Released in 2023, the model rests on electron microscopy data to a resolution of 2.4 A. The RNA (25S rRNA, nucleotides 3 to 419; 5.8S rRNA, nucleotides 1 to 158) from Saccharomyces cerevisiae has 575 modelled nucleotides. The entry has 48 different proteins, among them 60S ribosomal protein L25, 60S ribosomal protein L30 and 60S ribosomal protein L35-A. The entry is indexed under ribosome-associated quality control, NEMF, Listerin, CAT tailing, TRANSLATION. The reconstruction used 124,605 particles. It holds a match to the Rfam family "Eukaryotic large subunit ribosomal RNA". The family has 88 seed sequences and 107,465 matches in Rfam 15.1. Tesina et al. published it in Mol.Cell in 2023: "Molecular basis of eIF5A-dependent CAT tailing in eukaryotic ribosome-associated quality control". It comes from the structure "Yeast RQC complex in state with the RING domain of Ltn1 in the IN position".
Context: one part of a larger RNA, bound to proteins that are not shown
RNA sequence: UUGACCUCAAAUCAGGUAGGAGUACCCGCUGAACUUAAGCAUAUCAAUAAGCGGAGGAAAAGAAACCAACCGGGAUUGCCUUAGUAACGGCGAGUGAAGCGGCAAAAGCUCAAAUUUGAAAUCUGGUACCUUCGGUGCCCGAGUUGUAAUUUGGAGAGGGCAACUUUGGGGCCGUUCCUUGUCUAUGUUCCUUGGAACAGGACGUCAUAGAGGGUGAGAAUCCCGUGUGGCGAGGAGUGCGGUUCUUUGUAAAGUGCCUUCGAAGAGUCGAGUUGUUUGGGAAUGCAGCUCUAAGUGGGUGGUAAAUUCCAUCUAAAGCUAAAUAUUGGCGAGAGACCGAUAGCGAACAAGUACAGUGAUGGAAAGAUGAAAAGAACUUUGAAAAGAGAGUGAAAAAGUACGUGAAAUUGUUGAAAG
RNA sequence: AAACUUUCAACAACGGAUCUCUUGGUUCUCGCAUCGAUGAAGAACGCAGCGAAAUGCGAUACGUAAUGUGAAUUGCAGAAUUCCGUGAAUCAUCGAAUCUUUGAACGCACAUUGCGCCCCUUGGUAUUCCAGGGGGCAUGCCUGUUUGAGCGUCAUUU
Numbered sequence: 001u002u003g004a005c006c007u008c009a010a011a012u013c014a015g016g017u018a019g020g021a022g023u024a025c026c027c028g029c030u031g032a033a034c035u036u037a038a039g040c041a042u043a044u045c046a047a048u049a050a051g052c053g054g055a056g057g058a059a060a061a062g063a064a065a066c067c068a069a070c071c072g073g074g075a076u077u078g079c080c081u082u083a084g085u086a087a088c089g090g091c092g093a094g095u096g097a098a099g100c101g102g103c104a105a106a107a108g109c110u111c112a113a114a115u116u117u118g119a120a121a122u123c124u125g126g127u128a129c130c131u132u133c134g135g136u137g138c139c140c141g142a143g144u145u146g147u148a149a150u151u152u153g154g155a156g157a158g159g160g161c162a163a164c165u166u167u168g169g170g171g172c173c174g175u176u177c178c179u180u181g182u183c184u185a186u187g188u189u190c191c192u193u194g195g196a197a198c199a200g201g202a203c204g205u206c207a208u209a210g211a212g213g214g215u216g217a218g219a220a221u222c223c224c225g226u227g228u229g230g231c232g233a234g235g236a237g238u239g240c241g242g243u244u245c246u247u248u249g250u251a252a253a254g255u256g257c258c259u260u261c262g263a264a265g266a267g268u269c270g271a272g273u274u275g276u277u278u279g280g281g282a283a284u285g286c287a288g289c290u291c292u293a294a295g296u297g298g299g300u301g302g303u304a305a306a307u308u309c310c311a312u313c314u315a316a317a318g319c320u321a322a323a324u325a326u327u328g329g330c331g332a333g334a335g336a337c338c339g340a341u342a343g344c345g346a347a348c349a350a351g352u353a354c355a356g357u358g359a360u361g362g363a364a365a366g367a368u369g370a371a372a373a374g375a376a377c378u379u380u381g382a383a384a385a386g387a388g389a390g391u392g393a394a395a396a397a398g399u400a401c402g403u404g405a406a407a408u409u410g411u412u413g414a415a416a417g
Numbered sequence: 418a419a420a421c422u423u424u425c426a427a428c429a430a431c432g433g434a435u436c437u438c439u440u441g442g443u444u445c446u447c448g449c450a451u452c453g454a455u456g457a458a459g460a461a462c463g464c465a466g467c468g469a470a471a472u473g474c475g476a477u478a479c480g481u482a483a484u485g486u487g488a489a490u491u492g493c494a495g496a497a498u499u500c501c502g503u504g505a506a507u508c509a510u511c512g513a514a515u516c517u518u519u520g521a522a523c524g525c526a527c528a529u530u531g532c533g534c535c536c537c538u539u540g541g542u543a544u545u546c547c548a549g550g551g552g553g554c555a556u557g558c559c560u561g562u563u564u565g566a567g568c569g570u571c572a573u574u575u
Stems, first nucleotide, its partner, number of pairs: 002572002005569001006567006013561006020452001025056001026054004036043001040090001066073002077104004087095002108319003111265001121147001122142002125139006156261006163255005168246008176236008187203001188219001189202004204221002206210001212224003270291007297314005329449007337442002354361002366438002374401001377388004402436001408430010459519003462475003466493002481513001483510003486506001524532002533554009
Other pairs, nucleotide, nucleotide, family: 001573cWW004570tWS019555cWW020457tSS023025tHS024057cWW024326cSS025325cSS026059tSS030050tWW031049tHS032048tWH033046tHH034045tHS035044cWW037092cSS042092tWW043093tWS056058cSS057325tWS057450cHS058324tWH061076cSS062075cSS062321tHS063107tWS063108tHS063320tWH064074tHS065269cWS065298tSS066312tHS068070cWS068311tWS069301tWS075322tWW076323tWW082099tWS083098tHH084085cHS084096tWS085097tWH086096tHS089093tHS097279tHS104323cSS105322cSS107320tWS107321tHS112152tWH112264cWS113151tWS116146tHS117146tWW120143tWS120146tHS122147cSS124140cWW155262tHS168247cWW184228cWW185206cSS185209tWS193197tWH194196tHS194217tWS195216tSS196216tSS209226cWS211225tHS215219tWH217218cSS219222tHS237239cHS238240cHS265316tHS266294tHH267268cHS268293tWH268316cSS269292tHS277284cWW278280tHS294297cSS294315cWW303304cHS328450cWW338342cSS339347tWS339439tHS340347tWS340366tHS340439tWH342347tWH343441tSS343442tSS345350tSS346350tSS349470cSS350364tHH351352cHS351362tWS352363tWH353362tHS356358tHS356359tHS368372tWH368397cSS369371tHS369373tHS369394cWS370393tHH371392cWS372395tWW373391cSS373397tWW374399tWH375389cWS375398tHS376389tHS381383tHS381384tHS390398tWW391395tWH392394tHS392397tHS395398cHS403435cWW404433tSS404434tHS405433tHS406432tHS407431tHS453521tWS454523cWH456521tHS456522tWS456523tWW457522tHH458520tHS463478tWS472479cWW475476cWS480514cWW482511cWS487504tSS487505tHS488499tWS488500tWS488504tHS543546tWS
């Protein structure tokens, strides 16, 4: 001088992702007091309310460092029970689980720690093409301070011997599920009342349809529906039922015997102390500080400690449906519920009108008639209105409108003072 | 004796009870899983021939497109071909769009309808000034690209 590596930056670099809402149910943190104890401080309320962080259709938990002590069971969750029990508790008030048993639902699993070492066999991105929830080729890059294959303790691996046994991926049409359309019986026949027949009486019909609603009064048969079946349409989909194409694969997997092995998680386990919590009691869990392991080791075995045994699991790494919850959202079906001072605060232009600087607080208010047929016209009045007329079944229904109580009031009548 | 006071009845008032209604509430059961930086929930302002609200919508504004049904809407006006049909409707459905100003709210701000910067384009005799149109400019973090920094550090030098 040049080219790397490591570490740290900058770009309106290429492509992505997070925030906020909702919050009934779920996973955590934080965290009271009113109250009870006939006072009150431990306790209780309560490991609750309020506050904060984070998800899903469920979440969480979950395939034993388990329960047990038996002739042992065998992931988790939930129900019945254990049980108001063992236990805790100014042993007061009060609190208070778990094993077994029956049932619902059932499902198992995978990384780290091994040399591929005769070949990093692995992967993101960019670009080109294609049949595009992706594939192939090429090119950079990531990566040996370790990406693939192989194994997860129930095992399993490396050699040796002997054999048998079994396989993958697409299409097409049905079926399953979701959403949705359409078709599918029988009187409006006579008399009476009524404004209106859907009422009463007579005669019928249909009924796998006499649920419900509407129509001028109590309608199976007037209408929509209901019941029974038929006919479509559009998606989801691999659940399985057939038909078809690719042969995956000189691949992969399983099983028997012999031999050598068999890697298994650390500021963790554990111990002291402090605080909190628990039914957990010489200390149930959690957390702070201090100390800090082992590998026939470690944990547990509900009274602390030493000694000798025994039993049962395998922590400090990880995934996973269903049974379970649900005062929120969406869609349905119901009730010995309430019926407008009730029921949600709200049956109505209700979280509206209105109040408050603000956080917040927060009402009242349904009904003419089947149909407006909502009163043409005349007359008095300045007009509002009145009086007639009229509509209507009814204005003793006139938009101060169904019914129209009482308090209270006017007129008339009767009576007493 | 009237008036007045009181009691009762009829009619008329006041008031809205009672009765009968009920597109509402409340409770239980069943099924489903679906908000948002591809901009949500919420807010503000607007939009109709004639609307103050509720409802609906966004300058394409009580709506446009698509699909289905098949002749309305209605208070009035209006339009009529829109009626043996690519076709009415305040219809249903809904797969394409539009979606003002905001809002987690994202150029910087906001008691302001305030103030910039970059690219393309148009006009004013204009790379620079001014204006119109269109498209952009937040933060944290991840993978990758490019450009770098550091006697952190290796090799190669001359």